[PDB]
Context: one part of a larger RNA, bound to proteins that are not shown
RNA sequence: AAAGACAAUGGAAGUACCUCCAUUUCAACGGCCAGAACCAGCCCUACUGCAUUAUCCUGUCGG
RNA sequence: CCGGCGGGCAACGAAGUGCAAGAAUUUUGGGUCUUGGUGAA
RNA sequence: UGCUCCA
RNA sequence: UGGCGAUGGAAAUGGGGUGCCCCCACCCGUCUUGAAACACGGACCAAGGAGUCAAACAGACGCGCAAGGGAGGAGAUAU
RNA sequence: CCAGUACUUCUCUCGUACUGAAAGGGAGAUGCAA
RNA sequence: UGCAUCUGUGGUGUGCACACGUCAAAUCCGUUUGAUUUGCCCAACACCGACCGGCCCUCCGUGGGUUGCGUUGGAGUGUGCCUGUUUGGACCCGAAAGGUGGUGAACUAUGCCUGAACAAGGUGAAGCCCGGG
RNA sequence: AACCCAGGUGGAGGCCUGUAGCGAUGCUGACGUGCAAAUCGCUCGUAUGAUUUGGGUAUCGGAGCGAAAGACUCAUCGAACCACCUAGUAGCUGGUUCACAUCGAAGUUUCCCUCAGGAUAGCUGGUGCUAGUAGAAGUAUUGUGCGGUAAAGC
RNA sequence: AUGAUUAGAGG
RNA sequence: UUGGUGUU
RNA sequence: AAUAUCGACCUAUUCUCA
RNA sequence: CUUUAAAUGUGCAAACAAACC
RNA sequence: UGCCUUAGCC
RNA sequence: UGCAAGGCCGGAAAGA
RNA sequence: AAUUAGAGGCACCAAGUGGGCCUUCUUCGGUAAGCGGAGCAGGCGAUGCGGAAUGAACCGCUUAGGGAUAUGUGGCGUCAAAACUUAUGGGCUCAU
RNA sequence: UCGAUACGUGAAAAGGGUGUUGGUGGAUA
RNA sequence: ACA
RNA sequence: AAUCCACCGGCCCCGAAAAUGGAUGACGCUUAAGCCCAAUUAGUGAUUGCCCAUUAUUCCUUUGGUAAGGGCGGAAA
RNA sequence: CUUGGAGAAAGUGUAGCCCUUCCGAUGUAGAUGUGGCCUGGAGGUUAGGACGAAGCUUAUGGCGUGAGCCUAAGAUGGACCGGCCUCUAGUGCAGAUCUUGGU
Numbered sequence: 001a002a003a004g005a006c007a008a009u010g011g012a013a014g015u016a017c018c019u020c021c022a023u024u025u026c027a028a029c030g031g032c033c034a035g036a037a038c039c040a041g042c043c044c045u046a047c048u049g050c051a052u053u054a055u056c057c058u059g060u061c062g063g
Numbered sequence: 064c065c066g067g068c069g070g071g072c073a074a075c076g077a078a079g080u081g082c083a084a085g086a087a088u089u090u091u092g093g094g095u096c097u098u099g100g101u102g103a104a
Numbered sequence: 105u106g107c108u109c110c111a
Numbered sequence: 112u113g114g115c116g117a118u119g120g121a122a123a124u125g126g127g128g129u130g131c132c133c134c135c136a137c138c139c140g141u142c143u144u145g146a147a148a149c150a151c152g153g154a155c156c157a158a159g160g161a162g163u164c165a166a167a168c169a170g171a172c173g174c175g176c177a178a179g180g181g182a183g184g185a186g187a188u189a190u
Numbered sequence: 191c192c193a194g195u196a197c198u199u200c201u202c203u204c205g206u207a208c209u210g211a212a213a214g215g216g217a218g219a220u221g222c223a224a
Numbered sequence: 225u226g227c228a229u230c231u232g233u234g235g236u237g238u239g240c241a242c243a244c245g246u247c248a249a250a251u252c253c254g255u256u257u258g259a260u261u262u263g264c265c266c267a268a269c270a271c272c273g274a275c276c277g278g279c280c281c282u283c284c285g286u287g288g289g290u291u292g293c294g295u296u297g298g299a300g301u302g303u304g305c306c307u308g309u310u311u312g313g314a315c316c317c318g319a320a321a322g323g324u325g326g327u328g329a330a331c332u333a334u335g336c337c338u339g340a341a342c343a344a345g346g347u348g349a350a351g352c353c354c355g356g357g
Numbered sequence: 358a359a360c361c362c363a364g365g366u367g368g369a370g371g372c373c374u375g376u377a378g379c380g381a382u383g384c385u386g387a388c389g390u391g392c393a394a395a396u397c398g399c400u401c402g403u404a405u406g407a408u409u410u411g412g413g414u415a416u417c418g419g420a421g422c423g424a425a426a427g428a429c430u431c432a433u434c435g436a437a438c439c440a441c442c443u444a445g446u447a448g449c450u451g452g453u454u455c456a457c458a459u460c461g462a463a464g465u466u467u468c469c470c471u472c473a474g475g476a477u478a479g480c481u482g483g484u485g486c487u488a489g490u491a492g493a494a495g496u497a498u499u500g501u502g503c504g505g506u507a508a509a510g511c
Numbered sequence: 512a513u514g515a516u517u518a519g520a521g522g
Numbered sequence: 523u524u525g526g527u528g529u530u
Numbered sequence: 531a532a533u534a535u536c537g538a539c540c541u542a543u544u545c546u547c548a
Numbered sequence: 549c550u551u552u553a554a555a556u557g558u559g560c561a562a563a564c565a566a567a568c569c
Numbered sequence: 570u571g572c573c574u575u576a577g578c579c
Numbered sequence: 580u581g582c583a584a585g586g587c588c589g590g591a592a593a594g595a
Numbered sequence: 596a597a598u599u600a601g602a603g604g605c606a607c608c609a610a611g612u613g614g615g616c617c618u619u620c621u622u623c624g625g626u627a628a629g630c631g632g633a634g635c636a637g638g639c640g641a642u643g644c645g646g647a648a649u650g651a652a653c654c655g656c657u658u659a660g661g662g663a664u665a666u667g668u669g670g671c672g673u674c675a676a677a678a679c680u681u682a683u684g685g686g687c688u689c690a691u
Numbered sequence: 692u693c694g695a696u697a698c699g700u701g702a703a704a705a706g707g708g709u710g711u712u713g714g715u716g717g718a719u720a
Numbered sequence: 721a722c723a
Numbered sequence: 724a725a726u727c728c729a730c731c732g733g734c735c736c737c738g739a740a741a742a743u744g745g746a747u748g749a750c751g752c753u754u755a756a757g758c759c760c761a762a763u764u765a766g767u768g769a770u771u772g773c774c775c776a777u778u779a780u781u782c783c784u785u786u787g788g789u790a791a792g793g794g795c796g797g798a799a800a
Numbered sequence: 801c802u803u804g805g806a807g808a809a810a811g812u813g814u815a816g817c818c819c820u821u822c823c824g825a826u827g828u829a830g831a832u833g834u835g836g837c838c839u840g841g842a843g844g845u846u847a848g849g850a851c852g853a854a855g856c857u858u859a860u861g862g863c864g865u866g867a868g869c870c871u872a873a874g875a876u877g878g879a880c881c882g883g884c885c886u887c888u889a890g891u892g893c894a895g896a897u898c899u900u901g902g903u
Stems, first nucleotide, its partner, number of pairs: 010135002014131006021125005033114001038093001052078001057070002061066001138153004154903006164312005170306001172304005179204003185198002188196003208215002220228002234266002239260001243256001270295002272292002275289002315452002318449001322442006333416009344374002347370001351366003355362002378403003383399002386397002418434001420430002456834005465478001467476003479612002481609007493599002496597001498562004503557001509550002513548003519543001520541001522539005528533003568590002571587002577582001615639004620634005644655003659784007670773002672750003678763001681762001683761005694752001706737002717727001719725001785825004790821005837892001839889008848880001855876001856874003861870003
């Protein structure tokens, strides 16, 4: 909550609503966000070059 | 039924193999800065 | 790759 | 750093109360190698309730003085 | 106020020295010596 | 035994002073080698007490083996506290027990004393009466 | 001519049936948080007797008393009960009260009338002392020793 | 080989 | 080779 | 004096073990 | 029972006095 | 390399 | 005498 | 003589423990065992976490409080996160 | 009663076939 | 040549 | 124009069985979701298919080490 | 350029002297530490209290990892008592077929 039993309790994590409990703002940067920018970090990765190695370049033969 | 073979001069499907940022992402933290390019060795 | 300037 | 909403005297956070969802979780203490045990103890709560003092040692550590250290018992006489 | 505090020669105590069963004994070093 | 009469020896060994150079900003320190080495430790001197071998002489002295909780420039002591070890009830609770001294025979055990109780029936023993032979 | 056949009398008896009394066999009845810390019901044993019962009186704790069951001795008896020694002892069982932090094991050695316990080492903690890249190592390398299990061979 | 364990060829 | 034994 | 017979033995072995 | 016959082991030593002059 | 007592050995 | 031995020792010794 | 060179050396005081169990390897005894006795190392005890549905011991991993990235063991049809049943590939398999 | 996570304890032992898939010895054309 |  | 004589090898068939109802863990799966091999973006060109931890890496925060340092009283981003 | 610190004190230990750096972090028996927690009382100090102390209640929050402390608010309570440094002990309880009381 008027909840809702299909052991109780408990753990973590939320949410619902309700709490004179704290705090803060209550003409602002306080809490709620979104976006941006440098830092490093995880990174998107294209082209991938860079050398090697043999692959492969011909010849006439037959189901 | 297949056997009668040689020259590497080609490497985009050779990989036991070297150099790449600008640029993609949320996240996290933000104070002792940034600045301008030169022609060499 | 070196001189550098100022809040 | 900038840009919103929320506010102007009730919201916004943090708390904590409840219920719910998800999914986690075996009754505690105990003996024992092994306790969820079909091992033992366990209705509840309140107040009680268990390494204590003395001595003798030693070790450590603290302090004093140190080839000395210290008294005890007692007295002494101020309070 | 003070079962405390203050003072105390005297003594004891531990130890500065150990050892032996006991009688007892009892540790400095160096050079010359033995 | 005698006479001046201070780590006792070596070794391992802080710190500091010594010179030794070392990328060393400059030069102060890290490196290091000598000195003394403090504490400590290891080894073996001496000395003290013991004991024994041995020189001796029955004991003297040299050198040995030893060992003590010995010495070799003292570390004790008093106290606070904690931790251990003891034993005290001894962390707490807990036996069956042993002991000492009492109290019980109203339960119940037994004896004694003195009381009280045991309806009704059946069986029919001795004794007595016998009948009769 | 023996002492038998019966008739009564009488009223004995650790005799019988049975009431009380006193017991407690069976139901292994009913109760078993009772009516009751042993009772109830029915059955049953005995009921002139070695009987039952009252009061008094004797004998009691390492003791008494017992037709003897180690029964009974105030619900206690293979040693009563009370108080005390005594808070007896227990290598045995149970428990032992706050937090966090730093570390952190052992069930093995030897000895013990020892094997439900101790002591001693090991393990572990604390305090350390000390000149410590060394007297370091659950490791390899290098040399250098050692061994007699596997396999093998009879 | 110390032992085997043993039968098979025969003496 | 060495024992017992069934043999001619 | 002719023969074996199984043991011991004699042999090349054999089989698989301490 | 036999044999230095394994693997795995284990004992030692390995730089400032271990060699020198 | 050089000590010292030389214990060993002449 | 000197080898070797013990307790020592200084001169010197580094590991390519 | 490679490596670590995660500093050597002692000393003191004091607990707790002195019932272990399992396991790998091998192996004594036993008909056998979830058996008894050993050697080795590892464990559990004393310890969770992750997953073998489940389990003191196995497999991973060993553990301060959180977030992220990535793995281990084990997995990816639903329960159950992951091949929303892989474009899977090679064979195998029908099993009252 | 297909089979399907080790160690749980072991799941199944030979045996065969005239069965489904694999391989080698050796004929006939 | 299998049946 | 094929057909044999013997075996090796299972998957698989029987051999083989109990007692509460009954277990791959459940359902279920069978042109797999079984088994044995492989794979990892599909023979196009060289990496990590993917998911889960008290592990690992990194990031904060604690706490201990007496672990190292640096300041251990006045100046500016 | 907006504040924090390279100005917070010479320090084992904290509300660390201040920063920042490394590393470790489980754990029964056990050991140890804590400028660590708590109860009763003492010696000191600081301080509250009838304008309401102890106590007691708790959806009273906060803050400490925790033991715990502090606050508020009581249509509770009525008269004692908190902090700190030492001292002290009959000092912390869930569990003993615990004991007592009560349910």